[PDB]
Solved structure of RNA (E-site tRNAAla(GGC)) with a sequence from Escherichia coli, 76 nucleotides shown.
The entry also models magnesium and zinc ions.
It comes from the structure "Crystal structure of tRNA^ Ala(GGC) bound to cognate 70S A-site".
Crystallisation conditions: 0.1 M Tris-HOAc, pH 7.0, 0.2 M KSCN, 4-4.5% (v/v) PEG 20K, 4.5-5.5% (v/v) PEG 550MME, 10 mM Mg(OAc)2, 0.0028 mM Deoxy BigCHAP.
Sample source: synthesized RNA oligonucleotide based on E. coli sequence.
Nguyen et al. published it in Proc.Natl.Acad.Sci.USA in 2020: "Disruption of evolutionarily correlated tRNA elements impairs accurate decoding".
Method: X-ray crystallography, resolution 3.2 angstroms. The entry became public in 2020.
The entry has 49 different proteins, among them 30S ribosomal protein Thx, 50S ribosomal protein L22 and 30S ribosomal protein S11.
Rfam match: tRNA. About the family: Transfer RNA (tRNA) molecules are approximately 80 nucleotides in length. Their secondary structure includes four short double-helical elements and three loops (D, anti-codon, and T loops). Further hydrogen bonds mediate the characteristic L-shaped molecular structure. tRNAs have two regions of fundamental functional importance: the anti-codon, which is responsible for specific mRNA codon recognition, and the 3' end, to which the tRNAs corresponding amino acid is attached (by aminoacyl-tRNA synthetases). tRNAs cope with the degeneracy of the genetic code in two manners: having more than one tRNA (with a specific anti-codon) for a particular amino acid; and 'wobble' base-pairing, i.e. permitting non-standard base-pairing at the 3rd anti-codon position. A reference for the family is Lowe and Eddy (1997), "tRNAscan-SE: a program for improved detection of transfer RNA genes in genomic sequence", Nucleic Acids Res.
RNA sequence: GGGGCUAUAGCUCAGAAGGGAGAGCGCUUGCAUGCCAUGCAAGAGGUCAGCGGUUCGAUCCCGCUUAGCUCCACCA
Numbered sequence: 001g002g003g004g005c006u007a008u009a010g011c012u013c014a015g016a017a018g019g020g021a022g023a024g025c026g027c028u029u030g031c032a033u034g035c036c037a038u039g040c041a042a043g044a045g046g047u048c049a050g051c052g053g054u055u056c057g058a059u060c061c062c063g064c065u066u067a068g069c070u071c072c073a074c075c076a
Stems, first nucleotide, its partner, number of pairs: 001072002004069004012024001027043003049065005
Other pairs, nucleotide, nucleotide, family: 003070cWW009023tHH010026cWS011025cWW013023tWS016020cWH019056cWS021046tWS026044cWW030040cWW054058tWH
C1' cells in the first nucleotide's frame, strides 16, 4: 500500500432487507440454606462509534472520518 470484519449495557456481545431497540455472565433487594458455587423472584443498566443523505419514521439501504482486529504483498 490493497481487501475483509467491527465499536452501541462496565467486558462478553446478538440479530429480520427493518416497525422490537434483546439474551447468558456481572451489582443490589428480598426469599433459601450452617455456610454455600448459587440449583429461584425482582430491580439498576445503551446520546443505537461520529457526521449525514432516501422512504413517513433511521443502526438495518448508502456515503465519508477516529480507533480495533486480522489477511495478502512490498520494502530502495